[PDB]
Context: bound to proteins that are not shown
RNA sequence: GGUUGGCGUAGGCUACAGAGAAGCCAACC
Numbered sequence: 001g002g003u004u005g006g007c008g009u010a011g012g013c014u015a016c017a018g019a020g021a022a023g024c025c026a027a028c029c
Base pairs, nucleotide, nucleotide: 001029002028003027004026005025006024007023
């Protein structure tokens, strides 16, 4: 660097057609 599983926004947070996003964890290559 990559792949796969898990987690992840209930706005006592001013959004952005919420993109399972930003991120976080584990393992394997």
An RNA structure (hp1x-RNA (29-MER)) with a sequence from Homo sapiens, in which 29 nucleotides are resolved. The work is reported in "Structural Basis for Regulation of METTL16, an S-Adenosylmethionine Homeostasis Factor" (Doxtader et al., Mol. Cell, 2018). The PDB entry is titled "Crystal structure of hMettl16 catalytic domain in complex with MAT2A 3'UTR hairpin 1". The organism belongs to Homo, within Eukaryota. Method: X-ray crystallography, resolution 1.7 A. The entry became public in 2018.